The RNA, together with DNA, has 175 modelled nucleotides. It was solved by electron microscopy to 2.67 A. Primary citation: Wang et al., Nat Microbiol (2026), "Phage-associated Cas12p nucleases require binding to bacterial thioredoxin for activation and cleavage of target DNA". The sample was in a buffer at pH 7.5. Protein in the same entry: Cas12p and Thioredoxin.
Context: bound to proteins that are not shown
DNA sequence: TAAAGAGGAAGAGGACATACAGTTGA
DNA sequence: TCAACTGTATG
C1' cells in the first nucleotide's frame, strides 16, 4: 500500500498486515 | 523477540496439480 | 534421494485483558472483568482552492497544568 | 484557576441506451 | 497492437415519490 | 370494531 468493523463517503479511529535495511 | 526507514492494489492455516536444488 | 517454493481447493481472525469444552491447524462456543470516534449543540463571518470546509463567540464533555 | 481536543456531507430507485474491465479466439 | 464474444459492473439522462370505497379478522 | 388490507379510478 490493502483487509475488517462502526449507517454511506472523504480526514482520522481500534484492530489484520509480505519482504528488506537498521538499532535493541 | 521488539522498536525506527524503505516498500506489497490484505494477512494466516490444512491438502494437493506443477516447477526448482541435488 | 531429500529439502524447499507453491496456482487451484476447503478454512481462520481482525476493541484489550483472564478461564474454558473443543479443531491435524490458522483459533475457539460459553464465562468474568475494562473500554466506547466516520467525533457536541447554537448562532455570525468568509470568493470556502492548494487540502473532502477555514475562522470568532457562549455552552458543554474529556485530557493535561 | 488558566490551557488543548472534540473535522465536513448526505436525493435515491426504476428504465433503456452507451461505455470501461476481464479472460477468450483470430490477425 | 486490433478485432468479435462473453460477463460483470457503471455512467446518461428522464421521471417518479396516490386518494377514497369496501372488506377482514383478532 | 378499528386498522390494515384489497379493488377501483387517474394520470
Nucleotide at each position: 500500500a490493502c483487509c475488517g468493523c462502526a449507517g454511506u463517503u472523504u480526514g482520522g479511529g481500534c484492530g489484520g498486515g509480505c519482504a528488506g535495511c537498521u538499532a535493541a | 523477540u521488539u522498536a525506527g526507514c524503505u516498500u506489497a492494489u490484505g494477512a494466516c492455516u490444512u491438502c494437493u496439480a506443477a516447477g526448482g536444488c541435488u | 534421494u531429500g529439502c524447499c517454493u507453491a496456482a487451484a481447493a476447503a478454512g481462520u481472525a481482525a476493541g484489550g485483558g483472564g478461564g474454558a469444552a473443543g479443531g491435524c491447524g490458522a483459533c475457539a462456543a460459553c464465562c468474568c472483568c475494562c473500554a466506547a470516534a466516520g467525533a457536541c449543540c447554537a448562532g455570525c463571518c468568509g470568493g470556502a482552492a492548494c487540502u473532502a470546509u477555514g475562522g470568532c463567540u457562549g455552552g458543554c464533555a474529556a485530557c493535561u497544568a | 484557576u488558566a490551557g488543548u481536543u472534540g473535522a465536513a456531507a448526505c436525493u435515491g430507485u426504476c428504465c433503456u441506451c452507451u461505455u470501461c474491465c476481464u479472460c477468450u479466439u483470430u490477425a